[PDB]
C1' cells in the first nucleotide's frame, strides 16, 4: 500500500 | 432498509 468481509460517519441515487 | 463512492477502525488473506 492492496484485497476481504466486518461494524463505525460523508454525500448525492433508489425507496418508504 | 438498500445502493454507490468516501474517509475513519475491526479481522483474517495476499504483501513487503
Nucleotide at each position: 500500500g492492496c484485497g476481504u468481509u466486518g461494524g463505525c460517519c460523508a454525500a448525492c441515487g433508489c425507496u418508504u
Shown are 32 nucleotides from a PDB entry: RNA. The structure was determined by X-ray diffraction at 3.4 angstroms resolution and released in 2014. It comes from the structure "Structure of human Dicer Platform-PAZ-Connector Helix cassette in complex with 16-mer siRNA having 5'-p and UU-3' ends (3.4 Angstrom resolution)". It was solved together with Endoribonuclease Dicer. Tian et al. published it in Mol.Cell in 2014: "A Phosphate-Binding Pocket within the Platform-PAZ-Connector Helix Cassette of Human Dicer". Crystallisation conditions: 0.2 M potassium chloride, 0.1 M magnesium acetate, 0.05 M sodium cacodylate, pH 6.5, 12 % PEG8000, VAPOR DIFFUSION, HANGING DROP, temperature 293K.